The PDB entry is titled "LSU structure derived from the LSU sample of the mitoribosome from T. gondii". RNA37; RNA31; RNA32 from Toxoplasma gondii: 114 nucleotides with solved positions. It was solved by cryo-EM to 2.89 angstrom. Wang et al. published it in Nat Commun in 2024: "Apicomplexan mitoribosome from highly fragmented rRNAs to a functional machine". Among the 71 different proteins in the entry, which are not shown, are mL53, mL182 and mL180. The sample was in a buffer at pH 7.5.

[PDB]
Context: bound to proteins that are not shown
RNA sequence: ACCGGUGGUUUGUUAGUAUUUAUGUCAUCAACAUGUCAAUGAAAUAUCAAUAACGAUGAAAA
RNA sequence: AUCAUUGUGUUAUGGUUCUAUCGCAAACCAUUGAGA
RNA sequence: AUUAACAUAACAACAU
Numbered sequence: 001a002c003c004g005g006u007g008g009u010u011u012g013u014u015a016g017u018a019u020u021u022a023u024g025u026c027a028u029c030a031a032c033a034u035g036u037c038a039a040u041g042a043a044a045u046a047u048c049a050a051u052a053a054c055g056a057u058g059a060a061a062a
Numbered sequence: 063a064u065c066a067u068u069g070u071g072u073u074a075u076g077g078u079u080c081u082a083u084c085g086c087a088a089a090c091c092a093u094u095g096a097g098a
Numbered sequence: 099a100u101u102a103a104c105a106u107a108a109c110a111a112c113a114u
Base pairs, nucleotide, nucleotide: 003095004094005093006092007091008090009089024029048055070110071109072108073107074106075105
């Protein structure tokens, strides 16, 4: 200096992003439907007690 | 400062668009392993 | 969770 393994930089903090399908027409063809894989909360391995009231946890709740 | 009363002023409730990435080389640099 | 348009309510008034 080929070839194998490891690490970092740029492209790219300034730019971007697509895979599944309901609906139209005989066909060619056209088209961005409907928040998130999702109660909420940093934690649910905190959502206890129960008959009205007062009670429990939590920054905040019925 | 004309509510005569069907108006106006304040405040509250309701309605109301919806963004949590599952990703990041084929280029460059450094280092290391066997054999020339 | 969320602005306006839009929907309802409470309070406020006296030289009438």